[PDB]
Context: bound to proteins that are not shown
RNA sequence: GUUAAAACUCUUCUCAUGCUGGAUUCGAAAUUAGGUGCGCUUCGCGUUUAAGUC
RNA sequence: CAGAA
RNA sequence: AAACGCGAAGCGCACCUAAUUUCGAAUCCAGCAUGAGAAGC
Numbered sequence: 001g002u003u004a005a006a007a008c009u010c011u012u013c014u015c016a017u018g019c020u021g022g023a024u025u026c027g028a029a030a031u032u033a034g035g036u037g038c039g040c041u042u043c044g045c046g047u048u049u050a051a052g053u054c
Numbered sequence: 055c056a057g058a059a
Numbered sequence: 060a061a062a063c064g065c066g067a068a069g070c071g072c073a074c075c076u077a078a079u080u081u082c083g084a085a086u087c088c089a090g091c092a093u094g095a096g097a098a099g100c
Base pairs, nucleotide, nucleotide: 010099011098013096015094016093017092018091019090021088022087024085025084027082028081030079031078033076034075035074036073037072039070040069041068042067043066045064046063047062048061049060
Other pairs, nucleotide, nucleotide, family: 012097cWW023086cWW028029cHS029080cWW057058cHS
């Protein structure tokens, strides 16, 4: 000791634009502010006036 | 301009 | 037959209770459209 080595298929360019987790379903069903406690206690319609009269 | 035994 | 008085004072507070129970799920939809190059070097 290969017509060999010697050369980057490289640079630029956004998966972006439209589309609302919306519709339906009442926190109400049951439970009486009730039970206990006397508007009591104190204060004499008294006082004054003859059934007189002829 | 409203009672009154 | 007449008068006079038709006023005062105290109290107007306490106590218990103020918990419990059921439910807390079900249903629909989950697609569509357009673009698929243009440049350089």